Method: X-ray crystallography, resolution 2.71 A. The entry became public in 2021. Shown are 40 nucleotides from a PDB entry: RNA from Satellite tobacco mosaic virus. Primary citation: McPherson, Acta Crystallogr.,Sect.F (2021), "Structures of additional crystal forms of Satellite tobacco mosaic virus grown from a variety of salts". Crystals were grown by vapor diffusion, sitting drop at pH 6.5. It comes from the structure "Crystallographic Structure of the Monoclinic Form of Satellite Tobacco Mosaic Virus". Taxonomically the source falls in Tobacco virtovirus 1 (Viruses, Riboviria, Tombendovirales, Virtovirus tabaci).
Context: bound to proteins that are not shown
């Protein structure tokens, strides 16, 4: 800083 | 759209 | 769309 | 800083 799995959210 | 958990990268 | 794990990329 | 999971705020 940009991506998948899971959780949360405005 | 920001954020944790695993992963994987310039 | 963001926080957070578990991963890669850069 | 993103691309996958999992998950969550909105």
């Nucleotide at each position: 800083a940009a991506a998948a799995a899971a959780a949360a959210a405005a």